[PDB]
Context: bound to proteins that are not shown
DNA sequence: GGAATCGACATCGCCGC
DNA sequence: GTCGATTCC
C1' cells in the first nucleotide's frame, strides 16, 4: 500500500 | 469561470503478502 | 446521478 478481521 | 471529477462511512487496532 | 469543491478545458 492493498487486502482480511475485530471494537464503537 | 463552466465542468471534468475526485470524494462519497469515522476512529482505533491486529494480521498478511 | 447527489452535492460540492479541486481543477481541467
Nucleotide at each position: 500500500g492493498c487486502g482480511g478481521c475485530g471494537a464503537u
The depositors describe the entry as "Structure of a T7 RNA polymerase elongation complex at 2.9A resolution".
This is an experimental structure of RNA, together with DNA, with 34 nucleotides shown.
It was solved by X-ray crystallography to 2.9 angstrom.
Primary citation: Tahirov et al., Nature (2002), "Structure of a T7 RNA Polymerase Elongation Complex at 2.9 A Resolution".